[PDB]
RNA sequence: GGCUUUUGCUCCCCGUGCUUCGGCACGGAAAAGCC
Repeated sequence: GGCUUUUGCUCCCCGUGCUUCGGCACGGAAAAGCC
């Protein structure tokens, strides 16, 4: 580096961009183990 499951837990939220500051746009957490 990779997988499987699952845990948060999605939205609320943490985060980053454009920007009209409004938003919108986009990302993400964590752990059991193996090759």